RNA sequence: GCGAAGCGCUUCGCU
RNA sequence: GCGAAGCGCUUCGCU
Numbered sequence: 001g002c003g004a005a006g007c008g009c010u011u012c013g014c015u
Numbered sequence: 016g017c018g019a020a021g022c023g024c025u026u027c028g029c030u
Stems, first nucleotide, its partner, number of pairs: 001029014
Other pairs, nucleotide, nucleotide, family: none
């Protein structure tokens, strides 16, 4: 640097 | 609330 999941956080959207 | 796109951390992965 890259992938997965979990837990938090932020940004954009909604007639 | 719901949809999308990010950031944090942890765990597990990279021959």
double-stranded RNA: 30 nucleotides with solved positions. The entry also contains Terminal uridylyltransferase 7, not shown here. The work is reported in "Multi-domain utilization by TUT4 and TUT7 in control of let-7 biogenesis" (Faehnle et al., Nat. Struct. Mol. Biol., 2017). Crystals were grown from: 0.2 M ammonium acetate, 0.1 M trisodium citrate, pH 5.5, 14% PEG400. Released in 2017, the model rests on X-ray diffraction data to a resolution of 2.49 A.